[PDB]
Context: one part of a larger RNA, bound to proteins that are not shown
C1' cells in the first nucleotide's frame, strides 16, 4: 500500500490477522467497551553523532569600540632653573731628582722692549704646600746660571692646539612662572532680528593649556569572529596516540583487541678501525682485623659469565677481554636484492680517489643486532660554475652542505585555540545509551548429591560446615538484535488473567507427634485471601483485625480506562562546586495528560439465509458458562488422653461474616408528575382567591416506580473415576513384598449432581397439530421456463400499548375488544379548601369540615382511540436403494 482483516502454540529483523502446525468460525448490521492493530497526531525533545548552528561566559585565541600615555601638527614671546655643541686671550701645569715646571710640536741658546727693576718683602689667588702671577715698600736698578746642575725632555726667543677650565654670546633639549595674540567658552551686551539657534562686533574668563588630526605604548568580554582532537563493548572520567622486544600468531611473511608483559625519545673520539694476545663465571676449602664473602695458588671445572642500555635472537674466526698503533664514525658512487599503497625505510659485492693498522693474504663506508625520532613551508649560516628584469655589479633567487623549533594528536589542519546551554535550534541514527522486548545466566532465586558436625544418645524428627550437580527466567547484570519519519515513566484507582514453588480451607506420612499445639515433607489451584497512621511511594515500620492477610508471570498486566503526588522543560531559593556562564551521590516551593473506534477482540441486541413443502407451539441435550468461601457458641464431654495442669478428633444442629441472585411485603432513601406552609415581586380591573418568576425560590411531608443500607434465597448432600497415602491376595525371588496378573478404600482437585444458555450440534435432532387435492403452452423431459386461475395455514406492515426496550426484538390486545387514555367508585397522600357565618379594633381564631385536592395504584365501565385494509407466504412436497404393502 491493497485487503477475502480469528484464537493458541511455535517460528521469525528476536512481541504475527497474514509464516508453520492446530483449534474454533453461516452472511451483514446496530448499541456499547477500549485489550491489540508495537493504534493516530509531531522526519524523538532524552542519548549519540555532525571537523552543524545559535546565543551566553571568561584568566581560551585573535582582535576592536571607548578610555588613557607620549611624539609631530594647529602652537606663540618673555624670563628663570637646568644638560650638551662652538669660540677669545689662553693665562693655571707645583711627582723620584731638578734653586724653580712637565701635555707637546718646530725656528731657538741666551734672555738686555723701564735688564729679566733686584737681596728680604706689602696686598690680590691657589697650591699632588711654603710653587707661581701683578700694583716691588719705594722706582726707570743684574736676577732663575740659557747642563749651571739634575731630571726619561729645561727654562730666554717665538707660532700651533687641548687638557683643570675663567667668562660670555653663535645654539639646542627638558621644567617652572608670566604675558596675549592662536585657540576655547553649553559668560555679559549690541547687531543681523519680531530668534535662549547661528554668525558678526565688543567686553570678560581661561590660555598656548585645553581640545582635535595623525603616529604610538597601555587598558579594554563594552563588542566581534572563532576554536575548544580522536579511540571508546553508548557517551562522560581515567587511559592511550610515534618507535623497539616477546606472547597472542595457527612451525614462511603478515595478522586484531581499553588482550598479556616489558622498554625507548640515548650513549661512545673510544664503548669506532686494525694488529697481536687472553678466557669468563661457580662450588671447593683456607682462619692471627674482611670470614659465606675482596687480594691469589686454581683441583674439579664442563657457558650458568660478559655484551652501554628492555626483551628476543646471537656469539671461539668469540660479537666477550687486554694492550700497541690509529680515524674507514672516509669522498664519489653503486650491480643487485629485502621490505613496501605512497612518502619513507633496510642490506650491499664491486669500481675510482685517498687513508688506518698488518711482514703479508687481508680487515676497515661506525658500534653483536633490531628503539634513541619528525615531513613540507618558513627563516639563519658556509660555499658555488648557475641566474642576476637596459648594461657592468649588487640585491633577491637556484643548486650543494648545514642549523633552528615544533609539530609527542609523533604522515605534522593555523604563527596564534577555553567553556555553558535546564532558553535552545537544525540534520541524521535504533552504525549508539535510558524504557520495555530478545539471546545468555555471571548474579539472584528454588531444589537435589555426600555428611564433618548438633540434636543430652542417634547424620537423615529437625538443621547441617566443606565441597558438588542442576532447574527457573523471578533481578542486579553482560550484549546491543527490534523500536529514535516517537514502543509516553514510578506509584495509586478501576478491571483483571494464568502458574503453583499452597497463605487459609481439604487429604496424608514421619516425628525428638501424650492432648491443645507444632516441626518438616508429600497430594491438592475449587473458593477465598484486611482496614488504617506515616511517606509520592513500590517496599517498609507501626496500630488494629482475619480462617488467611501466599509467591510470582502478564510491556516490572492495565494512562487511544482515570489520576499525575514522585522523577519531571521553562520560574525561584538554600547548601555545595565553579573566576564565571552555570552545575549537582543534593534539597525546596510552583508548574497544559489530545483523539468522535475502521479492523481484530469483548459485552449486548437484531436483520438475512439455511435446516429439503410450509406453518403454530412444545422440546432432547452435543456443548458452554455460572456456582463452589468461612468463623463462632453450644449439644456426647470436662469424656478419650494426660500424675496434674490442660484438652480433644469423630457424631449432627443455629447464628454470623464476606460474596452472589432475586425481590420491594416490611425498614428507610428518592420521588422537579401529589398536597401543603412560606418570602420577594409581578399579574389576573379590584377585595378576596389564585397563577407566573425567583436553583423545584425556599422548605415540610409524600403515591407509584426504581431502590439498599431492607427482605428472602444460595454455596450443599449424594455419586463416580482418582491424587498422595492405607491396603488384601500374590509370585517372579520355597520366603517377604499394594503389583507383575487380579481386587479394594481414598481429598474443596476431575466427571456428574445445582442454576442459566444451548440443534448455525451445516451432525442444523425430536414430538403434537394445522394448511394447501386447478388447467394449458414452449423447449431440453431431477424436468425447467412462461401464461391463466388460485393464493391456504400462518407471518408481517399498521394501530392501542407493556412491570419488554437505545433502535430492535419480546409480550398483550385490535370492536366477536378492557389494549391505552378518560370516566365512576375505592385507595393513598396531604392536612380542616373556597364561600358563607361567627368573634375580634385588626392580625387572626371558631364553625360548616378530616374538609378540599389527589401522579404513575386497585376494581369497574366501550365514552375516545385500536378500520371485517394491504403485502408476503402457494396449489400435496426430487431421486436412488431397502423392508413391509
Nucleotide at each position: 500500500g491493497a485487503a477475502a482483516u480469528c484464537g493458541c502454540u511455535g517460528u521469525g529483523a528476536a512481541g504475527a490477522u497474514g509464516c508453520a502446525g492446530u483449534g474454533u468460525a453461516u452472511c451483514c448490521g446496530c448499541g456499547g467497551c477500549u485489550a491489540g492493530a508495537c493504534g493516530g497526531a509531531a522526519a524523538g525533545a532524552c542519548c549519540c553523532c555532525g571537523u552543524g548552528a545559535a546565543c551566553c561566559u571568561u584568566u581560551a585565541c585573535u582582535g576592536u569600540a571607548g578610555c588613557u600615555u607620549u611624539g609631530c601638527a594647529c602652537u606663540g614671546g618673555a624670563c628663570u632653573u637646568u644638560g650638551a655643541g662652538c669660540c677669545u686671550g689662553c693665562u693655571u701645569g707645583u711627582g723620584u731628582a731638578g734653586g724653580a715646571u712637565a701635555g707637546g710640536u718646530g725656528g731657538g741658546a741666551g734672555g738686555c722692549u723701564u735688564u729679566g727693576a733686584a737681596g728680604c718683602g706689602u696686598g690680590g689667588a691657589c697650591g699632588c704646600c711654603a710653587g707661581u702671577u701683578c700694583g716691588c715698600g719705594u722706582g726707570g736698578a743684574g736676577c732663575c746660571a740659557u747642563c749651571c746642575u739634575u731630571g726619561a725632555a729645561a727654562u730666554a726667543c717665538c707660532a700651533c692646539c687641548c687638557u683643570g677650565g675663567c667668562a660670555u654670546g653663535c645654539u639646542u633639549g627638558a621644567g617652572g612662572u608670566u604675558c596675549u595674540a592662536a585657540c576655547u567658552c553649553u559668560g555679559g551686551u549690541c547687531c543681523g532680528u519680531a530668534a535662549u539657534c547661528c554668525g558678526g562686533a565688543u567686553c570678560g574668563a581661561g590660555g598656548a593649556c585645553a581640545g582635535u588630526g595623525u603616529a604610538u605604548g597601555g587598558u579594554g568580554g563594552g563588542c566581534a569572529g572563532u576554536u575548544u582532537g580522536a579511540c571508546u563493548g553508548g557517551g562522560g572520567c581515567g587511559g592511550u596516540c610515534u618507535c623497539c622486544u616477546c606472547c597472542u600468531a595457527a612451525a614462511g611473511a603478515g595478522u586484531a583487541a581499553c588482550g598479556g608483559a616489558g622498554g625507548a625519545g640515548u650513549a661512545c673520539g673510544a664503548a669506532g678501525g686494525u694488529g697481536c694476545g687472553c678466557u669468563c663465571a661457580g662450588a671447593c676449602c683456607g682462619g692471627u682485623c674482611g670470614g659465606a664473602a675482596a687480594u691469589c695458588g686454581g683441583u674439579c671445572g664442563c657457558a650458568g659469565a660478559g655484551u652501554a642500555u628492555a626483551a628476543a635472537g646471537g656469539c671461539a674466526a668469540a660479537a666477550g677481554c687486554g694492550c700497541g698503533c690509529u680515524u674507514g664514525a672516509c669522498u664519489g658512487c653503486g650491480a643487485g636484492a629485502c621490505a613496501g599503497a605512497c612518502a619513507c625505510g633496510u642490506c650491499g659485492a664491486g669500481c675510482a680517489g685517498g687513508u688506518a693498522c698488518g711482514a703479508a693474504a687481508g680487515u676497515a663506508g661506525g658500534u653483536c643486532u633490531u628503539a634513541g625520532u619528525g615531513a613540507u613551508c618558513c627563516g639563519g649560516u658556509g660555499g658555488u660554475u648557475c641566474u642576476g628584469u637596459a648594461u657592468g655589479g649588487a640585491a633577491g633567487g637556484g643548486c650543494c652542505a648545514u642549523c633552528g623549533c615544533u609539530c609527542a594528536a609523533c604522515g605534522g589542519a593555523u604563527a596564534a585555540a577555553a567553556g555553558g546551554u535546564a532558553c535552545u535550534c537544525c540534520g541524521g541514527g535504533g552504525a549508539u545509551a535510558a524504557c520495555a522486548g530478545g539471546c545468555u545466566g555471571a548474579u539472584a532465586c528454588c531444589g537435589c548429591c555426600c555428611a564433618a558436625g548438633a540434636g543430652u544418645u542417634c547424620a537423615u524428627a529437625u538443621c547441617g560446615a566443606c565441597g558438588g550437580c542442576g532447574g527457573u527466567g523471578u533481578u542486579u547484570g553482560g550484549c546491543a538484535c527490534c523500536u529514535c519519519g516517537a514502543u509516553g515513566u514510578c506509584g495509586g484507582c478501576u478491571c483483571a488473567u494464568c502458574a503453583c514453588a499452597u497463605c487459609c480451607u481439604g487429604g496424608g506420612g514421619c516425628u525428638g507427634a501424650a492432648g491443645c499445639c507444632g516441626g518438616u515433607c508429600c497430594c491438592a489451584a475449587g473458593g477465598g485471601u484486611a482496614u488504617g497512621g506515616c511517606u509520592g511511594u513500590u517496599c517498609g515500620c507501626c496500630a488494629u483485625u482475619u480462617a488467611a492477610a501466599g509467591u510470582g508471570g502478564u510491556a516490572c498486566g492495565c494512562g487511544a480506562g482515570c489520576u499525575g503526588g514522585g522523577u519531571u522543560u521553562a520560574g525561584a531559593a538554600c547548601g555545595u562546586c565553579g573566576u564565571g556562564a552555570g552545575a549537582c551521590a543534593g534539597u525546596u516551593c510552583g508548574g497544559u495528560c489530545c483523539c468522535u473506534a475502521u479492523c481484530u477482540g469483548c459485552c449486548g441486541u437484531g436483520g438475512a439465509c439455511g435446516u429439503u413443502u410450509g406453518a403454530g407451539a412444545u422440546u432432547u441435550g452435543a456443548g458452554a458458562g455460572g456456582g463452589g468461601c468461612u468463623g463462632c457458641u453450644c449439644c456426647u464431654a470436662g469424656u478419650a488422653c494426660g500424675a496434674g495442669a490442660g484438652g480433644a478428633c469423630c457424631g449432627g444442629a443455629g447464628u454470623g461474616g464476606a460474596c452472589g441472585a432475586a425481590c420491594c411485603u416490611c425498614u428507610g432513601g428518592u420521588g422537579u408528575u401529589c398536597c401543603g406552609g412560606u418570602u420577594g415581586u409581578c399579574a389576573c380591573g379590584c377585595c378576596a382567591g389564585u397563577g407566573g418568576c425567583a436553583u423545584u425560590g425556599c422548605c415540610g411531608g409524600g403515591u407509584a416506580g426504581c431502590u439498599a443500607u431492607g427482605u428472602u434465597c444460595g454455596g450443599a448432600a449424594a455419586a463416580g473415576a482418582u491424587a498422595a497415602c492405607c491396603g488384601c491376595u500374590g509370585a517372579a525371588a520355597g520366603c517377604a513384598u499394594c503389583u507383575a496378573a487380579g481386587c479394594g478404600g481414598g481429598a474443596a482437585a476431575c466427571u456428574u449432581g445445582c442454576c442459566u444458555c444451548a440443534a448455525g450440534a451445516u451432525g442444523a435432532g425430536a414430538u403434537c397439530u394445522c394448511a394447501c387435492u386447478g388447467g394449458g403452452a414452449a423447449c431440453u423431459u431431477g424436468a425447467u421456463u412462461c401464461c391463466c386461475c388460485u393464493g391456504a395455514a400462518g407471518g408481517g406492515c399498521c394501530g392501542u400499548c407493556g412491570a419488554a426496550g437505545a433502535c430492535u426484538a419480546c409480550g398483550a390486545c385490535g370492536u366477536u375488544g378492557a389494549u391505552a387514555g378518560g370516566c365512576u367508585g375505592g385507595g393513598u397522600g396531604u392536612g380542616u379548601a373556597a364561600g358563607c357565618g361567627u368573634u375580634g379594633u385588626g392580625a387572626g381564631g371558631c364553625g360548616u369540615u378530616g374538609a378540599g385536592c389527589u401522579a404513575a395504584c386497585c376494581a369497574g365501565u366501550a365514552c375516545u382511540a385500536a378500520u371485517g385494509g394491504c403485502c408476503c407466504g402457494u396449489g400435496a412436497g426430487g431421486c436412488u436403494u431397502g423392508a413391509c404393502c
The depositors describe the entry as "Pseudomonas aeruginosa 50s ribosome from a clinical isolate with a mutation in uL6". Shown are 885 nucleotides from a PDB entry: RNA (23S ribosomal RNA, nucleotides 2005 to 2889) from Pseudomonas aeruginosa. Halfon et al. published it in Proc.Natl.Acad.Sci.USA in 2019: "Structure ofPseudomonas aeruginosaribosomes from an aminoglycoside-resistant clinical isolate". The organism belongs to Pseudomonas, within Bacteria. The entry is indexed under Ribosome, Pseudomonas aeruginosa, mutation. Rfam match: Bacterial large subunit ribosomal RNA. The family is grouped with related families in Rfam's "LSU clan". The entry has 30 different proteins, among them 50S ribosomal protein L34, 50S ribosomal protein L19 and 50S ribosomal protein L29.